[PDB]
Context: bound to proteins that are not shown
RNA sequence: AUUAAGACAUUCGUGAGUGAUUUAUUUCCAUGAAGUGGCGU
RNA sequence: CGCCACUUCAUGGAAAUAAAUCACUCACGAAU
Numbered sequence: 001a002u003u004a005a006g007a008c009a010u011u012c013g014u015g016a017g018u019g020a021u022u023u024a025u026u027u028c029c030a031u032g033a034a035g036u037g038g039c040g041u
Numbered sequence: 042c043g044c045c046a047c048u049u050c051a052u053g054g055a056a057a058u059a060a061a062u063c064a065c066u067c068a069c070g071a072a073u
Base pairs, nucleotide, nucleotide: 009073010072011071012070013069015067016066017065018064019063021061022060023059024058025057028054029053030052031051034048035047036046037045038044039043040042
Other pairs, nucleotide, nucleotide, family: 027055cWW033049cWW
C1' cells in the first nucleotide's frame, strides 16, 4: 500500500578452415705468357 | 764458339630486376 511486487540480455559457441616466398634470370663481358739480345770489330 | 740475363703479376662494367601484396566461406545461429 500507489494500474503494485518479483526478474543480470542470459545460456552454448576456438577467428577458424584451405594455401611452398614461389616464378623468370649463364658470374658473365674485354684482354697475346709476352718483350729484348749483349760482348768478344 | 765461349760466356751471360733481366722485366711484367687486374683493371673497367654489371651489385639486383619484374609478377603476385591476401583470396574464398561463415558477418551471428538456437533457446529464450
Molecule: crRNA; adTR
Organism: Bacteroides fragilis